Notes: The RNA (rut RNA), together with DNA, has 88 modelled nucleotides. The entry is indexed under Termination, Helicase, RNA Polymerase, TRANSCRIPTION. Ions in the entry include magnesium and zinc. The depositors describe the entry as "Transcription termination intermediate complex 3". The entry has 7 different proteins, among them Transcription termination/antitermination protein NusA, DNA-directed RNA polymerase subunit beta' and Transcription termination factor Rho. The reconstruction used 28,487 particles.
[PDB]
Context: bound to proteins that are not shown
RNA sequence: CACAUUCC
RNA sequence: AACCACACCUGGCGUGUGGC
DNA sequence: TATCCGCTCACAATGCCACACGCGCTGCTCGGCCG
DNA sequence: CCGAGCAGC
DNA sequence: TACTTGTGAGCGGATA
Numbered sequence: 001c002a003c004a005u006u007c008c
Numbered sequence: 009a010a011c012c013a014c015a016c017c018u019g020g021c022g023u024g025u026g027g028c
Numbered sequence: 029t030a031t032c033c034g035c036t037c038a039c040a041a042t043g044c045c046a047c048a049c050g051c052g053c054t055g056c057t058c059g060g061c062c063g
Numbered sequence: 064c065c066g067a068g069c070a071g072c
Numbered sequence: 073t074a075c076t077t078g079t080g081a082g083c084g085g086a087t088a
Base pairs, nucleotide, nucleotide: 020051021050022049023048024047025046026045027044028043029088030087031086032085033084034083035082036081037080038079039078040077041076052072053071054070055069056068057067058066059065
Other pairs, nucleotide, nucleotide, family: none
C1' cells in the first nucleotide's frame, strides 16, 4: 500500500 | 449494562388386543 | 401354422381410533496419509 | 491385538 | 410355506 472484517 | 441466536422431542416398522 | 384351452403368476382385499409390546447370543468381518 | 457393526441360529 | 378367493394377464400346448 490494498483485499477483506471487528474476537464483547 | 439488560437481551436478541445457542429450541425441544421417538408411529423406523411389525405384532398383539380392544372399540366404532 | 392359427387358435382356443389349460396351467402359472401379478394384484386386490374399508376406514378410523385406543392401549400394550418388541430388534438376543455367539460369532464373524472390517475400521483406520501421521499434529 | 482392539473396537465396531452386522449375520446365522 | 400351505382353508382366500377372485380377476386379469401371460405362457405354453395341443388340435384342427